[PDB]
RNA sequence: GGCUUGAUUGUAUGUGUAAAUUAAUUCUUACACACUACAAAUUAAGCC
Numbered sequence: 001g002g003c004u005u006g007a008u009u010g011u012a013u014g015u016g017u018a019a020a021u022u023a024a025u026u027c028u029u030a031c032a033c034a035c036u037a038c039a040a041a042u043u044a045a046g047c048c
Stems, first nucleotide, its partner, number of pairs: 001048005007042003010038003013034007
Other pairs, nucleotide, nucleotide, family: 021026cWS021027cWS022024tHS035037cWS
C1' cells in the first nucleotide's frame, strides 16, 4: 500500500425541574442527563 477489523463525537428523541400561565392535569420557555435512534469525519489493526 489494497481487503478487512474497529473507536470517538454530533443532532434529534426523550426523562426530569424552574418560569409564565390555566378552571385544569393549562399552554409555552429554559436548564441537566441518556446519548436509546440516524449520519459525518478523525483515525487504530491483521491478511497479503
K10 TLS RNA with a sequence from Drosophila melanogaster: 48 nucleotides with solved positions. The work is reported in "A'-form RNA helices are required for cytoplasmic mRNA transport in Drosophila" (Bullock et al., Nat.Struct.Mol.Biol., 2010). The organism belongs to Sophophora, within Eukaryota. It holds a match to the Rfam family "K10 transport/localisation element (TLS)". From the family's description: This family represents the 44 nucleotide K10 transport/localisation element (TLS) from Drosophila melanogaster. K10 TLS is responsible for the transport and anterior localisation of K10 mRNA and acts to establish dorsoventral polarity in the oocyte. For this family Rfam cites "A small predicted stem-loop structure mediates oocyte localization of Drosophila K10 mRNA" (Serano and Cohen, Development, 1995). Rfam classes the family as a cis-regulatory element. Its family is annotated with mRNA transport and intracellular mRNA localization in the Gene Ontology. It was solved by solution NMR. The depositors describe the entry as "Solution Structure of K10 TLS RNA (GC mutant in upper helix)". NMR data were recorded at pH 6 and 298 K.